[PDB]
Context: one part of a larger RNA, bound to proteins that are not shown
C1' cells in the first nucleotide's frame, strides 16, 4: 500500500487480521465503552555516532581589544 | 645623569591675564599583562559510552587445528637499551655439577 | 664453601638483557693482538605469506682500504628473532654546480650524506562544559520492554554424615550429586530509536500450583484439646487499617486463612502524578570555572470526533420454506 | 400461507462459599488440669439474582413557612440558577429495607480394604470388586431453529386464517423492537366518589400591648380548614373515528 468475519496455537528480522495446523463464521444496520490494529498526531524527550553546529568556560591552541611602560616623531632656548 | 627658561602645546579665566610645559595630549613602535573579544582544537581502540586499561610502534612461547597464513579488553612475558668490549682476529683451552687426596 | 691434584662428566655453564632456538679441538674461557662498529655500490628477502606499500632490518656479493692467521679463512658489530623515525628547516662533512648585461666582492640557491622527532610511533602545532541545547543518522550502540540463556534465584530430586536421651528418615538435615521453572538479578545486543508513553497505586477481566483456609486422607516424638510433617485436591475464599511513593518490608487489631505467581515485571487512543527523568531553585561534596553527581530537595505539560477488529445489548433481510 | 405450544444440540454458573452458636456434652479421652466428634437444629458473614407491604433516601409534583425587592396596599404574583431560603412530602426510582439461592444420585483421586494369581504361601492389582474429597458429571437456573441432518406437535387457511397501515395507550422501549385495548370497548382524558400530601385558605367578626385618634404584630372562630396529587373506582361525557391495504 492492499486485501481484510475472526479466535487458539505455531511459525517468522524471537511482539502475526493477512504464513501453517486447527477451531469458529449467514449478510447488512443502530446504539456503546475503548481490548487489538506493537491505532492517529512528531524524521524523541534516553542512549551512541559525524576528523557536524552553537551557547558557555578556563592557569586548552592560536590570534584581537584594552591598559601599564620604553623609544622616535610633535619639539623649543640656556 | 642632574636643572633652568618660554615660544610651540595643554588647562583655568568674560577679559586681562593665571596655572603647566617642551611634559601631557595625539601618531608609530617595542616589551609587559591580556576569555574584556574572535576563530579553531580538544583523536583513534573499547561486547554502548564514561571511568579503568592500550589488545596505538615493536620481539618471544602458547593460543593456531603438524606447509604458509590467522582473531577477541586471549594465557605467560618482553623492548625503546647496555657495551670500545661486552665488538674482531689468533693463540691456548674445556663448562655445570659430583667423588677421591693436600 | 679460598687454593692444588685426580676420576666421573654432550652440556645440566657460558654467551649482557624476554622467550623460544644456535653453539664444546666452540659461538663458552684465559691470554695476547687488533678496530670489520671501515668507505662506495649492488642482489635478493622481510617489513607487506598469498598480493601493491615507506622507513627500519636482514641475508649474500661487488670494489676499495685495513686488521688477524703459516695458510686455507674469518671479521659488513655482540649467535639469531626486539632497541625505532617522511617532507619542510637547521647544524655538520667533502668536492663542484649555479645566482637576471659584464668584472669583483659580500651574502644567497643547488647536487651527495650524516645528525636534531613527530611513542597518536606510514609524523595536524591542540583543553572542557551544556539539564538552554541544535541537525544529520543509527536497534550499524545502550536503558525500558521482548526474545535467547540460567551463572544468580524460585522450587524440585538421589545420597544420608549428623542429631533427635535409644532411636538417620516424628521431626530437622550437611557435604556431594541430578534437575525443573523463568518469579529475582546478571549476560547477549536478535526485534524496535522518521518516538510501541517509566514505578506504584487504583479499576475490571482470565489464567497457573510449588495450597494460605476450606472439603477427604496418612504418619507422628498420635490419650484428649492442639500441634507437626505428609498425600489428593484449584470450587471458593483469602479482608481492614499506622509510617512510607513504594513494590517489598516492619507494626496494629480482627479472621476460616487474611498463599504465592503469570497475562507488554496485564491494565494512561481508563484513571492517578505521589517515585524516576527537561527547562526555575537551594544544600552537601567535586570542580580552577562552565559545569557535575546512579546524592538529598521545593516547583514544575498528558493531545485525538473509532475506519477495522473484538465484546454488551438492540434491529432489518436472506436461508431452512 | 398462518396461529399457538415445545424440543434441545451446544452454551454460561461459585450460584453457591464460609463461619459463629445450641443440643450431642463438662460427655468419650485424661491422676487431673484440659477436652473433643456423628447428627439435628438456629444464627451471621461474602457472593448470587429479584422485589417495594416495612424502614431509610430521594422526589427543582405538590402544600406550608419565610427574608430583599417591584407589580401603591391588601388580594395575588416575578426574580434573587435552572427550587431565593427554610419545613413536610406522594407517585416513581432505590438500599440503609425486604425475599429467595437443596437434598440427593453417579464416577474418582489420595486413602481404607475385598477377591486373587504371576510366585503351592503372601499381596489392595496384574485381570475383577466394595469404598472414598468443597474437585468432575448430574441435580438447579440461564441462553438457546441458523442444530446446513437449518426441528416437533395441534388447529387454522389458500378468498381468503394471518397481517399491515390507523386510532387509544404501556406491564415496553435511545431508532428499531416489545405488550395491551379499539365500541363484541373502560384504552387514554374530563368529570364525581375513594385513597393521598400539606396544615388551618380568601373574606368577616371577636380579641390583642399600646395609642386622643388613626393605627396596630399577632390571637380565637368560621376552618379535620385552604390547595394539590403521576394511583383506584364508577362513568361512554371527549377521543379509540373513518377507513386504506397485503395475503398461499
Nucleotide at each position: 500500500u492492499a486485501c481484510a468475519u475472526u479466535c487458539c496455537a505455531g511459525u517468522g528480522c524471537g511482539g502475526a487480521g493477512u504464513c501453517u495446523g486447527g477451531a469458529g463464521a449467514c449478510a447488512c444496520c443502530c446504539a456503546g465503552g475503548g481490548g487489538g490494529a506493537a491505532g492517529c498526531a512528531a524524521a524523541g524527550a534516553c542512549c551512541c555516532u559525524a576528523u557536524g553546529g552553537a551557547g558557555c568556560u578556563u592557569u586548552a591552541c592560536u590570534g584581537c581589544a584594552g591598559g601599564c611602560u620604553g623609544u622616535c616623531g610633535c619639539u623649543g632656548a640656556g | 645623569g642632574a636643572c633652568u627658561c618660554u615660544c610651540a602645546c595643554u588647562c583655568c579665566g568674560g577679559g586681562a591675564g593665571g596655572a603647566g610645559g617642551a611634559c601631557a595630549c595625539c601618531g608609530a613602535u617595542a616589551g609587559c599583562c591580556g576569555g574584556g573579544c574572535a576563530g579553531u582544537u580538544u583523536g583513534a581502540c573499547u561486547g554502548g559510552g564514561g571511568c579503568g586499561g592500550u589488545a596505538c610502534g615493536c620481539g618471544c612461547u602458547c593460543g593456531a587445528a603438524a606447509a604458509g597464513a590467522u582473531a577477541u579488553c586471549g594465557a605467560g612475558c618482553g623492548c625503546g637499551c647496555c657495551c670500545u668490549a661486552u665488538g674482531g682476529u689468533c693463540a691456548u683451552c674445556u663448562c655445570a655439577g659430583c667423588c677421591g687426596g693436600g | 664453601g679460598a687454593c692444588c691434584c685426580g676420576g666421573c662428566g654432550a652440556a645440566g655453564a657460558g654467551u649482557g638483557c624476554a622467550a623460544g632456538a644456535g653453539c664444546a679441538a666452540a659461538a663458552g674461557a684465559u691470554g695476547a693482538c687488533u678496530u670489520g662498529a671501515c668507505a662506495g655500490u649492488g642482489u635478493u628477502c622481510u617489513u607487506c605469506c598469498c598480493a601493491a606499500c615507506g622507513a627500519g632490518g636482514a641475508a649474500c656479493g661487488c670494489u676499495g682500504a685495513c686488521g688477524c692467521g703459516a695458510a686455507a679463512g674469518c671479521g659488513u658489530g655482540g649467535u639469531c628473532u626486539a632497541g625505532c623515525g617522511a617532507a619542510c628547516c637547521a647544524a655538520u662533512u667533502a668536492g663542484c654546480c649555479u645566482g637576471c648585461u659584464u668584472g669583483a666582492u659580500g651574502c644567497g640557491g643547488g647536487c651527495a650524506a650524516u645528525u636534531g622527532a613527530u611513542g597518536a610511533c606510514a609524523g595536524a602545532a591542540a583543553a572542557g562544559c551544556u539539564a538552554c541545547c541544535c541537525u544529520a543518522g543509527g536497534g550499524a550502540u545502550a536503558a525500558c520492554a521482548g526474545a535467547g540463556u540460567c551463572g544468580u534465584c524460585a522450587c524440585u530430586c538421589g545420597c544420608a554424615a549428623g542429631a533427635g536421651c535409644a532411636c538417620a528418615u516424628a521431626u530437622c538435615g550437611a557435604c556431594c550429586g541430578a534437575g525443573u521453572g523463568g518469579c529475582u538479578u546478571g549476560c547477549u545486543a536478535c526485534c524496535u530509536c522518521g518516538a510501541u508513553g517509566u514505578c506504584g497505586g487504583u479499576u475490571c477481566c482470565c489464567u497457573c500450583c510449588a495450597u494460605c483456609c476450606u472439603g477427604c486422607c496418612c504418619g507422628u516424638g498420635c490419650a484428649g484439646a492442639a500441634g507437626c510433617g505428609g498425600g489428593c485436591a484449584a470450587g471458593g475464599g483469602u479482608g481492614a487499617g499506622g509510617u512510607u511513593g513504594u513494590u517489598c518490608g516492619c507494626c496494629u487489631a480482627u479472621u476460616a486463612a487474611a498463599g504465592g505467581a503469570g497475562g507488554u515485571c496485564g491494565u494512561u487512543a481508563g484513571c492517578u502524578g505521589g517515585g524516576u527523568u527537561u527547562a526555575g531553585a537551594c544544600c552537601g561534596u567535586c570542580g580552577u570555572g562552565a559545569g557535575a553527581c546512579a546524592g538529598g530537595u521545593c516547583g514544575g505539560c498528558u493531545g485525538c470526533u473509532a475506519u477495522c477488529u473484538a465484546c454488551u445489548g438492540g434491529g432489518u433481510g436472506u436461508g431452512u420454506a | 400461507g398462518g396461529u399457538g405450544u415445545c424440543u434441545g444440540a451446544c452454551a454460561a454458573g461459585a450460584a453457591c462459599g464460609a463461619c459463629c452458636g445450641u443440643a450431642u456434652a463438662g460427655u468419650a479421652c485424661g491422676a487431673g488440669a484440659g477436652g473433643a466428634a456423628c447428627u439435628a437444629c438456629g444464627g451471621u458473614u461474602g457472593g448470587u439474582g429479584g422485589c417495594c407491604a416495612c424502614u431509610g433516601g430521594u422526589g427543582u409534583a405538590c402544600c406550608g413557612g419565610u427574608u430583599g425587592u417591584u407589580c401603591g396596599a391588601g388580594a395575588g404574583a416575578g426574580c434573587a440558577c435552572g427550587u431565593g431560603c427554610c419545613g413536610g412530602g406522594u407517585a416513581g426510582c432505590c438500599a440503609c429495607g425486604c425475599c429467595a439461592c437443596a437434598c440427593g444420585g453417579g464416577g474418582u483421586a489420595a486413602g481404607a480394604g475385598c477377591u486373587g494369581a504371576a510366585c503351592g504361601c503372601a499381596u489392595c492389582u496384574a485381570a475383577g470388586c466394595u469404598c472414598g474429597a468443597a474437585a468432575c458429571c448430574c441435580a438447579c437456573u440461564u441462553g438457546g431453529a441458523a442444530a446446513a441432518g437449518a426441528g416437533a406437535c395441534a388447529c387454522c387457511g389458500c378468498c381468503g386464517a394471518g397481517g399491515u397501515c390507523c386510532c387509544g395507550c404501556g406491564u415496553a422501549c435511545a431508532a428499531g423492537a416489545c405488550g395491551c385495548g379499539g365500541u363484541c370497548g373502560a384504552u387514554a382524558g374530563a368529570c364525581u366518589c375513594g385513597g393521598g400530601g400539606u396544615g388551618u385558605g380568601c373574606g368577616c367578626g371577636u380579641c390583642g400591648a399600646g395609642g386622643u385618634a388613626a393605627c396596630g404584630a399577632g390571637a380565637c372562630g368560621u376552618u379535620a380548614a385552604g390547595c394539590c396529587c403521576a394511583c383506584g373506582a364508577g362513568c361512554a361525557c371527549u377521543a379509540a373515528c373513518a377507513g386504506a391495504c397485503c395475503a398461499a